[PDB]
Context: bound to proteins that are not shown
RNA sequence: AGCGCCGCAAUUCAUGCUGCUUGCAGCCUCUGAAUUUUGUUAAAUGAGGGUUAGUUUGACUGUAUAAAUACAGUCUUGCUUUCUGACCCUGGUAGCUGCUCACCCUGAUGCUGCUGUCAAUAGACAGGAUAGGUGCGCUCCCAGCAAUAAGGGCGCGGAUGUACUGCUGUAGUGGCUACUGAAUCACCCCCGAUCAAGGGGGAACCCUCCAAAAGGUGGGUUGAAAGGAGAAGUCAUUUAAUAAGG
DNA sequence: ACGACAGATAATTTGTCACTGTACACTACGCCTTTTGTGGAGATGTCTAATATCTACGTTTTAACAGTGGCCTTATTAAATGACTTCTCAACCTTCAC
DNA sequence: GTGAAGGTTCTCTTCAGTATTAATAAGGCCACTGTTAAAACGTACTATATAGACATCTCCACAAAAG
DNA sequence: TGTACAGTGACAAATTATCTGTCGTC
Numbered sequence: 001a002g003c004g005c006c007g008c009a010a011u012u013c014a015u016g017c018u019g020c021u022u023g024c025a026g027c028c029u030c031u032g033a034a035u036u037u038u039g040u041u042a043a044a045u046g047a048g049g050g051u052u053a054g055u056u057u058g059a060c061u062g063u064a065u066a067a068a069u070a071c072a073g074u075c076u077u078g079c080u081u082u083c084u085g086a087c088c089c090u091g092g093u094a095g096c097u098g099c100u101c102a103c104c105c106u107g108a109u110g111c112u113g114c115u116g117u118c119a120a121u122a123g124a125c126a127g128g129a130u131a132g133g134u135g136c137g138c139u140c141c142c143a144g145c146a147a148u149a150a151g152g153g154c155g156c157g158g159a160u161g162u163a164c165u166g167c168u169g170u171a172g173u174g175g176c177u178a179c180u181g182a183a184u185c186a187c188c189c190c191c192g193a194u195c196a197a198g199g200g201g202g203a204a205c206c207c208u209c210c211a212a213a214a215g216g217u218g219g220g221u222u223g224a225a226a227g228g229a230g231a232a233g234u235c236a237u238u239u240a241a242u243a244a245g246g
Numbered sequence: 247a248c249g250a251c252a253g254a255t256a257a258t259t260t261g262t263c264a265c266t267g268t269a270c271a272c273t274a275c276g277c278c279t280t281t282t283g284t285g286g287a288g289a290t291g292t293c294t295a296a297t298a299t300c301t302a303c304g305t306t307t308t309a310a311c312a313g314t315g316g317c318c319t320t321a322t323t324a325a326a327t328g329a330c331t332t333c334t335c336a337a338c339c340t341t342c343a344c
Numbered sequence: 345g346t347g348a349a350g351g352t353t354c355t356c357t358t359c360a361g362t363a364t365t366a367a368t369a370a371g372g373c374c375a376c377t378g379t380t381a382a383a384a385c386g387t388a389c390t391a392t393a394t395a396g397a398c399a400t401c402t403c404c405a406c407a408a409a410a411g
Numbered sequence: 412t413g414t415a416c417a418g419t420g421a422c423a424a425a426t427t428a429t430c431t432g433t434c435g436t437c
Base pairs, nucleotide, nucleotide: 002138003137004136005135006039007038009036011034012033013032016027017026018025019024020023048089049088050087051086058075059074060073061072062071063070064069079227080226081225082224083223084186085185091180092179093178094177095176096175097174098173099172100171101169103153104152105151110145111144112143113142114127115126116125117124118123132141133140155167156166157165158164187202188201189200190199191198203222204221205220206219207218210215228335229334230333231332232331233330234329235328236327237326238325239324240323241322242321243320244319248435249434253430254429255428257426258425259424260423261422262421263420264419265418266417267416268415269414270413277411279409280408281407283406284405285404286403287402288401289400290399291398292397293396294395296394301388302387303386304385305384306383307382308381309380310379311378312377313376314375315374316373317372318371336353337352338351339350340349341348342347343346
C1' cells in the first nucleotide's frame, strides 16, 4: 500500500424533536438510520496464556398503577454460558515419541519480533502485556530465518522391476504421560471445604440517634447479563494421512 | 562770215611769310541697375534588411494502467471448529414386598 | 400397606416436494503489449515596430551689358 | 611783355588756259 474494525467530522433523513390541524409542515439538541469522508495534542476500538460453588441478572404473597414496572413481607441452592474488574504467569523435573535436515535457489495462512541490566562470541538475570508497522488489528506489510508449503537445481554411496534410501547432531521443533510452580478471586485479610462448608476479623461511604466538647448503637452498601436440552445425521472451513482411483 | 594761225593776256595754282586764334591750364571709362547661371548649406522626405519577438507549429516522451495470456491437480477419510436439519420431551395401573 | 419395580398402548403418515424478487463481485500473481492523458520540448510561416544611411529641393549670394 | 604752333590772309612767281590780234577765202 490493501483489507477489516473503531471513533471523529459532514450531509441527508426518520425510528428523533417542535406545533395544532392528529397528518402533515418545520428542525437537527437529544435517540437513531442511510456506510460519505478522516486518523489529529482527538475519542473509540484493542487478540500472549491463566485464576472464584464469585456478585447482579430469582420464586411467592400483599399494596399501587395505563403497561413498563415499583414498594413491602416471606423464601432462596451451588446448573450451563456472555461480559466487566482484579489478580497470577511467562514455568520446572523425569520418561515416551512424531516430523524435519547432503547442499543450493525461490519463499508458504511458515517461524521470530516487549523492557532494561549486563554481554564481542552467548545468552543470562530482573521486569512484563506497553510486545515489529497504522487509531486498533490481519493470513497483509517490514526485518531476520526458512529443513520441517509447494516447486526447481544438483553431489557422491546404496538400490535401480514401478520402492525408494543414506549424508542426521549432547541437532531444530512438536505431541503424549507422571509429578510439580502462581493467582484458585468480586471491598480487603486469615483459616478451612472442593461429590460440598463455611468460620473469624477488618477498611471506606451512608442511614439510624445520645442531647453532647467527643465517639458510637442497630443495620446497609461497596460490577453487570443470558438460558431449551439431549440424541442422531449433514454441510462448510482448516489440518493430517493416503491414493493416482473400480 | 566766221574762225583760224602764232602769240597776248587774265586767270589758275605754287609758294612766302606776317599775323592770330586757340589750347595748354587735367578732368570719363565711371556710377548705377538688372539678370543669371553657378554654388553652399540645411530642413525635409525616402524606404529598407535584420535582429529580433512571440506565439504557434504541433512533435516526442512518460507513466499510468488496461487488456491479453499462462499458471494454478483432485479424490477419500479422520479430526477440530462453526452452523443447519430431524426426532423426543406418557401416565395410569399392577404386583410384590412390611 | 405405602412404596418400589415394572407393564402396557398410542392408530395413519399416497405425503411432501418441485416455481419467484435475486445482488457489483467475491482471481492473484508474473510478464508482456498497447492504448491514453498529458507533460515536456525542438523551430516555422509569419506580423509587425522600428532606427538611420542617403537623395532632394529650396533660399540666399556672385559677373556681364545698357543709360 | 604767358606760349607758341597750326591755319590764314595778302601777295609774288610760275604755269597755262583761252582769248584777243592780223588775216583767207566764205
This is an experimental structure of RNA (sgRNA) with a sequence from Scytonema hofmannii, together with DNA, with 437 nucleotides shown. Among the 5 different proteins in the entry, which are not shown, are ShCas12k, Small ribosomal subunit protein uS15 and ShTnsC. It was solved by electron microscopy to 2.3 angstroms. Ions in the entry include magnesium and zinc. The work is reported in "Conformational landscape of the type V-K CRISPR-associated transposon integration assembly" (Tenjo-Castano et al., Mol.Cell, 2024). Keywords: CRISPR-associated Transposon genome editing transposition, DNA BINDING PROTEIN.